Shown are 51 nucleotides from a PDB entry: RNA with a sequence from Pyrococcus horikoshii OT3. Bound small molecules: GUANOSINE-5'-TRIPHOSPHATE (GTP). Protein in the same entry: 50S ribosomal protein L7Ae. Primary citation: Oshima et al., Acta Crystallogr F Struct Biol Commun (2018), "Crystal structures of the archaeal RNase P protein Rpp38 in complex with RNA fragments containing a K-turn motif". It comes from the structure "Crystal structure of PhoRpp38 bound to a K-turn in P12.1 helix". Crystals were grown from: sodium cacodylate ammonium solfate magnesium acetate. Keywords: RNA binding protein, Kink-turn RNA, Ribonuclease P.
RNA sequence: GUAUGGUUAACCCGCAGACGAUCGAAAGGGAUGUGGAUGAAAGCCUAAGCC
Numbered sequence: 001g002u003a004u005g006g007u008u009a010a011c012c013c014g015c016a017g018a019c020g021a022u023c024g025a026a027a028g029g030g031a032u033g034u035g036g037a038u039g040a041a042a043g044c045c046u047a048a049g050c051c
Base pairs, nucleotide, nucleotide: 001050002049005045006044007043010038012036013035014034015033016032023028
């Protein structure tokens, strides 16, 4: 110096999933996991990481 973090969030379509999502080394256990589209203003705060 720097946001990919914040102040600040929605709303759409899709994919995998009770022929077992999440967690777990397994046993166990039982419903969510995720990719993208437009938004996420301005100003301001922070600087892990990166430079």
The organism belongs to Pyrococcus horikoshii, within Archaea.
Ions in the entry include sulfate.
The structure was determined by X-ray diffraction at 3.1 angstrom resolution and released in 2018.